Context: bound to proteins that are not shown
RNA sequence: UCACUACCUCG
DNA sequence: TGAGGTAGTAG
DNA sequence: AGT
Numbered sequence: 001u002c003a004c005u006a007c008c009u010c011g
Numbered sequence: 012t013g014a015g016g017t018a019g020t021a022g
Numbered sequence: 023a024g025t
Stems, first nucleotide, its partner, number of pairs: 003020008
C1' cells in the first nucleotide's frame, strides 16, 4: 500500500 | 449505501 | 531454512 473492522468525529 | 481521520493485518 |  486495497479491502477489512473499531472508535470517534461532524463548532 | 455519508464521509473523513487514526489505528492494525502484511505481502 | 517446506511440509